[PDB]
Context: one part of a larger RNA, bound to proteins that are not shown
RNA sequence: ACAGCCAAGGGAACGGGCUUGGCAGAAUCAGCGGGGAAAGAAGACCCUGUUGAGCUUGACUCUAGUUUGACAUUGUGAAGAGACAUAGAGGGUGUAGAAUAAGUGGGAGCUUCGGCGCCAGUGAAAUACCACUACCUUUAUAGUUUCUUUACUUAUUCAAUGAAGCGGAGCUGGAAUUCAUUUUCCACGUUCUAGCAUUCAAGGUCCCAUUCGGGGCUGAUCCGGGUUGAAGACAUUGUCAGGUGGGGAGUUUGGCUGGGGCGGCACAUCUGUUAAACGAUAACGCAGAUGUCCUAAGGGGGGCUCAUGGAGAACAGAAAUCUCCAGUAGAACAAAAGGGUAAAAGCCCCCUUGAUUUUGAUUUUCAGUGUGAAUACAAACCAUGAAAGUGUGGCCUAUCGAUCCUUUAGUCCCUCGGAAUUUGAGGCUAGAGGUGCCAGAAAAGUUACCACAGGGAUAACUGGCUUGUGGCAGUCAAGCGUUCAUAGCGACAUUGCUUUUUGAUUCUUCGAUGUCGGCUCUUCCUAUCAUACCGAAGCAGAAUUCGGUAAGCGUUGGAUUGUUCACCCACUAAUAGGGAACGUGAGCUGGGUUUAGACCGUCGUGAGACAGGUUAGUUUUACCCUACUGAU
Numbered sequence: 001a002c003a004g005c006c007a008a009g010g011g012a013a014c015g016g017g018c019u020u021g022g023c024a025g026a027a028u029c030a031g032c033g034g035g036g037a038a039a040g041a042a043g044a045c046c047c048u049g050u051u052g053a054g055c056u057u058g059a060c061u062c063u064a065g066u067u068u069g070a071c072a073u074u075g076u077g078a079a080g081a082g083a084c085a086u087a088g089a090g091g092g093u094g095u096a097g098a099a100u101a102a103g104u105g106g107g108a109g110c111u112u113c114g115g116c117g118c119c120a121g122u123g124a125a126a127u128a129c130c131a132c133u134a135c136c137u138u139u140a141u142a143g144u145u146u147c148u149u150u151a152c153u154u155a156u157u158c159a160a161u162g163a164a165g166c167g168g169a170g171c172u173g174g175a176a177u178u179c180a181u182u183u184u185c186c187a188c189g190u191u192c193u194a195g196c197a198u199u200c201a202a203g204g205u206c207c208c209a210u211u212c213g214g215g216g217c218u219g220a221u222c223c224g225g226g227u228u229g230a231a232g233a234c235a236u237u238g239u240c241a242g243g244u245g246g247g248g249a250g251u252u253u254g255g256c257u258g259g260g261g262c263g264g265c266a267c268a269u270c271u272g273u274u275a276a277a278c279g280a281u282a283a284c285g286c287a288g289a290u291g292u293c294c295u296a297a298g299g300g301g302g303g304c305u306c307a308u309g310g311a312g313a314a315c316a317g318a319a320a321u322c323u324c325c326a327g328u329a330g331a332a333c334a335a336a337a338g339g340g341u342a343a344a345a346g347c348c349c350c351c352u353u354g355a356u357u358u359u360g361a362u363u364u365u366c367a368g369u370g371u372g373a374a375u376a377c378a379a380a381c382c383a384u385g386a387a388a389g390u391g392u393g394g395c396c397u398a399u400c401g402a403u404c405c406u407u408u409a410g411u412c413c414c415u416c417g418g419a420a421u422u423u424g425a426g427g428c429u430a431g432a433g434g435u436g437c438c439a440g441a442a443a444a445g446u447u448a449c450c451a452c453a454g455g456g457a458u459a460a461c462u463g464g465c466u467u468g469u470g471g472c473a474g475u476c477a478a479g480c481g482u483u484c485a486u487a488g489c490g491a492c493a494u495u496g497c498u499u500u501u502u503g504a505u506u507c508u509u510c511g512a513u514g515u516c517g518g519c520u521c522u523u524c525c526u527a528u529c530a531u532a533c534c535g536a537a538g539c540a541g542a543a544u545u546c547g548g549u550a551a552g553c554g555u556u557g558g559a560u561u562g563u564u565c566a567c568c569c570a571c572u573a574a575u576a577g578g579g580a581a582c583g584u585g586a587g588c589u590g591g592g593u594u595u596a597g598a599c600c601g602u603c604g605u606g607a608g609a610c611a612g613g614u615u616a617g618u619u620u621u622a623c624c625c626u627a628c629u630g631a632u
Stems, first nucleotide, its partner, number of pairs: 002016001005022005027632005034626003038621002046455004051451002053447004059251005065244008075152001077150008085141007102133005109116002157230004166224004172187004203218006254267001255265002263284001268290006291438001292334001293394002298352007306330001308326006332341002335399001337397003356380003361375004369439001382391003405433006413427004463507001466503001468502001470498006479489002516591001517589003521583001522580005529554001531552001532549006556570003560566001597615004601610003
Other pairs, nucleotide, nucleotide, family: 001017cWW004036cWS010015tWH013463cSS013464cSS032627cWW033034cHS033622tWS033626cWS036586cWH043045tHS045459cWW046259tSS047458cWS050441tWW056606cSS057059cWH060246tHH064245tHS073236cWW075233tWH092134cWW095125cWW096101tWH096126cWW097126tWS101123tWS107128tHS108117tWS112114tSS119120cSS122126tWH123125tHS153232tWS153233tWH155232tHS155234tWH156235tHS161163cWS171188tHS177183cWW178181tWS201220tHH202219tHS208210tWS245247cHS251443tWS252444cWH253445cWH256284cWH258284tSS264266tHS270336tWS271337tSS274283tHS275282tHH276281tWW288336cSS289398tWS291436tWS293297tWS296353tWW296355tHH300384tSS305344tWH306331cSS307327tHS317319tWS317320cWH329331cHS329342tHS331344tWW340345tWS341344cSS344346tHS354381cWW354391cSS357392cWH360376cWW365371cWW379392tWH385387tHS401435tHS401440tSS402435tWH403434tWH415417tWS435440cWS445607tSS458510tHS459510tWH461509tWH462508cWW465504cWW467469tWS469501cWW477490tWS477491tHS478490tHS480485tHS481487tHS484538tWW485490cWS506507cHS514619tWS520584cWW528530cHS529551tWH530553cWW530573cSS551553cHS554574tSS555576cWH559567cWW561565tHS562591cSS571575tWW572574tHS584587cHS596617tHS604606tHS604607tHS622624cHS
C1' cells in the first nucleotide's frame, strides 16, 4: 500500500495476509478503549561525518586599541657631563718582609756601578733584567660624537571673549636713602544698607555764521596696532619597529575498538605458538621483545676447550690459587626467543680497517611499487695467512624514514640568456638534518542553549539464542540425630530444570513501539500460604514437621520512603510466589527519573562537570477497522 476473526508454527528471533487447524451468513445503531508494534515529527538520547554554531582558555595563527623607540613635522641660542679614534704622559702603601707587591708570563744570569738579582730571609703572591694586559688620573685634535640642563618665539598645541583696557613710558601721592639728583618699590576715583547709574556727557575751550543749532580738542596722559592668557620646538600628527592585547577574528582539537569514553596499542617491526607436517592464514589470542650496544663485541690467522662432577694441596673453609681424571656441550656467543657452532662461530693472543670505491642483478614483505634488511657476482684498491682461501660490518632471523627546504662531499663540471672578470646565486651525482599516527597534516576545551546529514553497520527497553551468576529440584551417603545413614537433616562429589535475577551477544526497531512506581481491572501458571481429603514422624493429647492429589476458592488495614524492595504496628484461616511487550500513560497520576531557571559541596584557571544533595517545571487526538459490551 491493499485491507481488516483467531490459536500455533516457521519467519528480520511478537502475522490481517504464508502453513496447519479452529471456523465462517446480508445490512446495521449506541458505547468502548485490548489491538491496528494507531496518529502527530526524516529520534532531541547514543554513535558516525575528515558537517556546524554559542561560549572558554596557558590551543594554533592573527588583529582593533594602547605603550615604547627612530625618522619627519623642526627653527633659533647657551652651558655641563659621557663615550670612541690616535699623539703622548705619569700612577698603584692591610700585615709581614731591606723597602710602596696592580697583576700576569719569561728569566739565571744581566751589568752602565762591578753593582743588582739568583741560593736566602719574609710574604698568598719576591724581588735583577724584559715585555704584556687591565684599572686610574692626564693633556691635544679644523677630531668623531651621544646624553642632560637651560633660554627664545614665529611653527605646532590648549583656553576664553559680543577679541575692552595688553606691553612700555609718563604724570600724581606714599615709602624710600638719596651722597647729587633721584636709585628703586608700592599704589595710580567704587565696602554699614535687596534704591539708582543709558540718549556720541555735563562743564571748560575754539571755530562756524546763529537759529532751530552743528563740528574739533579736553573732560577720559602718550607710544606700539601683538585680542588676552598657557604651553612650546616638547606634546600632537604621519610612517616604520619592539612589547602588550580571548576585547575581537579565523581555525583545529588522530585511529583501532565485542557501542562510545577511560584503559591498552593488537598503528612500524622481531622470536616461539595458535596454524590444521609446502606456502599463506584472523581475534583487544597466549608467552615475550625493538627505537639500543660494539674500533671491537668487525675482518684475517694461530693456540686451546667449555658448564659440571669426583679426587687431592699451608694459611684456605661452601665459594680465592694450583694438579689430575670424567665430561656431545648439559657452557659461551651484547640483548627477546628460536635455530647454528668443539683442532669452532666459544676463550686467549698477533696483525689490521672490506664498517672502503663504482654502479647493476636477485630474495623477503609485494601491486612483484617504495622503504628496511639480506644474497651472489663484476671492476678496482686493501687486510690477513706459509697458503688454499676468507672479508662489501656484527653467526642467522628485528634494530628504522619520501617530496619541498637547509647543509656537507665530489665534479671544480654546467648556467646567470647583449659581451666579459670576480663575489653571490642556481644546477648535476652521493650523504645528513624527520615525520614512532613509523607510504610521512602545522593544531586545546566545553555545550544541560544547542544544530545538520545519516545510522538499527552502533549503545540505553521489551522480545529471541545462552544460563556463567540467581532461583528451584535430584542421585550417592562420611556423618548429625542418646542408641540409629536416610523421622528430620546431610559434608566431599555429581546430574538437571527455569527464565520472575544479573550478565553475555547485537538479530529486529534511531523518516520514534511513550521510559519508574502507584492506582484500577481481567485472565493465566504452580515451584500450595490457607481451606478439602490423605500418607509419614524422634505423631500419647495439644501444638508442629515432612510429603501426595490438588490452582476450586481466598491471600488484608496502616506508620516511613517517589520507590520495586525493605522494616515495623495490627487483624486474620492465611496474610504464597510469579506471568501476560519487566500486562496496563489516545486508562489515570506525575512523587521520581529525564531539557531549559536556581542553590550548596567537591572538581576545573575557565567555560563547565558530577547513577552527589535540593527546589520549580504544558502528559495531545478516536467519529475509522477489528475485538468486547449491549441494541435492531
Notes: Keywords: ribosome-associated quality control, NEMF, Listerin, CAT tailing, TRANSLATION. 25S rRNA, nucleotides 2361 to 2992 from Saccharomyces cerevisiae: 632 nucleotides with solved positions. Rfam match: Eukaryotic large subunit ribosomal RNA. Its family is annotated with ribosome and structural constituent of ribosome in the Gene Ontology. Clan: LSU clan. Among the 48 different proteins in the entry, which are not shown, are 60S ribosomal protein L4-A, 60S ribosomal protein L28 and 60S ribosomal protein L25.